The RNA has 53 modelled nucleotides.
[PDB]
RNA sequence: GUUCCCGAAAGGAUGGCGGAAACGCCAGAUGCCUUGUAACCGAAAGGGGGAAU
Ligand code: EEM
Numbered sequence: 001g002u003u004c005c006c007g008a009a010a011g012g013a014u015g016g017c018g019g020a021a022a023c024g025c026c027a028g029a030u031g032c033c034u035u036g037u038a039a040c041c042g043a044a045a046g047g048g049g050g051a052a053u
Stems, first nucleotide, its partner, number of pairs: 001053006009035004014027005040047002
C1' cells in the first nucleotide's frame, strides 16, 4: 500500500421491513450531512483504533 473488522448518542437525507397513521425497526465510515465518539493514544489542545497480506 491493499483487503478485512470495530467505530458514542441523537437529528437530518437516502434505501429496506412493518404499520391506516403516528411512528417503530433496520442499513451504510476520507460516515451522505450536522454535532462528534464505544474503544484506544497523548501532559493538554487534540487524535478514531485494530487485523491480515
Ligand atoms: C473517526 N473519528 C473518531 C474522533 C477523532 C476526532 C474526531 C474525528 O478526519 C475526519 O474528518 C474523519 N476521518 C473523522 C471525523 Se470525526 C470529527 O472524532 O477527534 O479522534 N473519533 C472518535 N471515534 C472516531 N472515526 C471514529 N470512529
On the sample the depositors note: The RNA is prepared by in vitro transcription.